An RNA structure (selenocysteine tRNA) with a sequence from Aquifex aeolicus VF5, in which 98 nucleotides are resolved. It was solved together with Type-2 serine--tRNA ligase. Crystallisation conditions: 100mM trisodium citrate-HCl, 1.3M ammonium sulfate, 210mM potassium sodium tartrate, 50mM imidazole, 400mM NaCl, 10mM MgCl2, 0.5mM 5'-O-[N-(L-seryl)sulfamoyl]adenosine, pH 5.6, VAPOR DIFFUSION, SITTING DROP, temperature 293K. It comes from the structure "Crystal structure of A. aeolicus tRNASec in complex with M. kandleri SerRS". Rfam match: Selenocysteine transfer RNA. The family has 109 seed sequences and 4,211 matches in Rfam 15.1. Itoh et al. published it in Nucleic Acids Res. in 2013: "Tertiary structure of bacterial selenocysteine tRNA".
RNA sequence: GGGAGAGGUUGGCCGGCUGGUGCCGCCCCGGGACUUCAAAUCCCGUGGGAGGUCCCGCAAGGGAGCUCCGGAGGGUUCGAUUCCCUCCCUCUCCCGCC
Numbered sequence: 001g002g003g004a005g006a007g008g009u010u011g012g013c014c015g016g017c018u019g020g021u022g023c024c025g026c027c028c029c030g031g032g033a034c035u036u037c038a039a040a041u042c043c044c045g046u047g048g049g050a051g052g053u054c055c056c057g058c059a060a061g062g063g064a065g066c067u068c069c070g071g072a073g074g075g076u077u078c079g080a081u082u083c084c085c086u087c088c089c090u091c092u093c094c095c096g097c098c
Stems, first nucleotide, its partner, number of pairs: 001095008011027002014025004020078001028047001029045005048069004053064004071087005
């Protein structure tokens, strides 16, 4: 350089599942329950990004809530994280090139 394969989340370049608006395990964070303390155990997730709206504060800023984001765009569908198409990108293989 050419070819084929696997993949890509909204805490985790974690693993798995799922046409029902996402779920399971594990871990991390935060918060909560249990409580001599510790650990153990159990529950919650509004845990990242982007843009409006409203409230608060002289201000730096703080809070509430809503919509959109699953690599990027588009298709199917009542409904796409899941199926299909296009590009992007990572990871291994073959081939060729020394």